[PDB]
RNA sequence: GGCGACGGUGUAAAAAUCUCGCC
Numbered sequence: 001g002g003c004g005a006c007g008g009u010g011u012a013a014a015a016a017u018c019u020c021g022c023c
Base pairs, nucleotide, nucleotide: 001023002022003021004020005019007018008017009016
């Protein structure tokens, strides 16, 4: 930087965004 976690901070719930894991 990217991708993936019910995971975490958000959120009606996700989106969004952090940490870790995998790249």
Record summary
The RNA from Human immunodeficiency virus type 1 (MAL ISOLATE) has 23 modelled nucleotides. The PDB entry is titled "HIV-1 RNA A-RICH HAIRPIN LOOP".